An RNA structure (Ecoli 23 S rRNA Sarcin Ricin loop), in which 26 nucleotides are resolved. Crystals were grown from: 1 volume of [3.1M (NH4)2SO4, 50mM MOPS pH7.0, 10mM MgCl2, 10mM MnCl2] + 2 volumes of [RNA in 1mM NaEDTA, 10mM Tris pH8.0], VAPOR DIFFUSION, HANGING DROP, temperature 293K. The structure was determined by X-ray crystallography at 1.1 angstrom resolution and released in 2012. The depositors describe the entry as "Crystal structure of a 2'-azido-uridine-modified RNA". Fauster et al. published it in Acs Chem.Biol. in 2012: "2'-Azido RNA, a Versatile Tool for Chemical Biology: Synthesis, X-ray Structure, siRNA Applications, Click Labeling". The entry is indexed under hairpin RNA, RNA labelling, 2'-azido-uridine, RNA.
RNA sequence: UGC
RNA sequence: CCUAGUACGAGAGGACCGGAGUG
Numbered sequence: 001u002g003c
Numbered sequence: 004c005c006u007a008g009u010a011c012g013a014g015a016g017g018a019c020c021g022g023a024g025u026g
Base pairs, nucleotide, nucleotide: 002025003024004022005021011016
Other pairs, nucleotide, nucleotide, family: 006020cWS008009cHS008017tWS009018tWH010017tHS012014tHS012015tHS
C1' cells in the first nucleotide's frame, strides 16, 4: 500500500 | 488504464473483484  | 458507460441504479448517478501498467 499509491497514480 | 482495460474490463466499461459494463454490472448496478426509477432516475440523479455509476462501480467492485480481476487484469495490464506505473510509482